Entry title: SARS-CoV-2 replication-transcription complex bound to GTP, in a pre-catalytic state. Solved structure of RNA (Template RNA (55-MER); Product RNA (35-MER)), 69 nucleotides shown. The structure was determined by electron microscopy at 2.68 A resolution and released in 2022. The 2023 paper behind the entry is "Structural basis for substrate selection by the SARS-CoV-2 replicase". The entry also models zinc and magnesium ions. The reconstruction used 456,629 particles. The model includes bound 3'-DEOXYURIDINE-5'-MONOPHOSPHATE (L2B).
Context: bound to proteins that are not shown
RNA sequence: UCAUGCUUCGCGUGGAGAAUGACGUAGCAUGCUACG
RNA sequence: CGUAGCAUGCUACGUCAUUCUCCACGCGAAGCA
Numbered sequence: 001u002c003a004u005g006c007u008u009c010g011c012g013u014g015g016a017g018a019a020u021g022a023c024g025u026a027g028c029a030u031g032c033u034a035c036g
Numbered sequence: 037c038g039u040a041g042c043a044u045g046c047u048a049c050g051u052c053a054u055u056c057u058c059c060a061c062g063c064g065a066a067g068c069a
Base pairs, nucleotide, nucleotide: 004069005068006067007066008065009064010063011062012061013060014059016057018055019054020053021052023050024049025048026047027046028045029044030043031042032041033040034039035038036037
């Protein structure tokens, strides 16, 4: 021990989306008990 | 039909856990022109 362009590989951070699991609030449907 | 109680099915939202696809940057190693 320069300016630029492209490409491969590895690590990390974040955003978006996909699948799976646990739990919560609300809404609708069905089944059973007490009262009006 | 209404109030209270319990059971099951479905829909909406929220929350974390796990895997996977693409992208944006970051950091390192390399190749070519």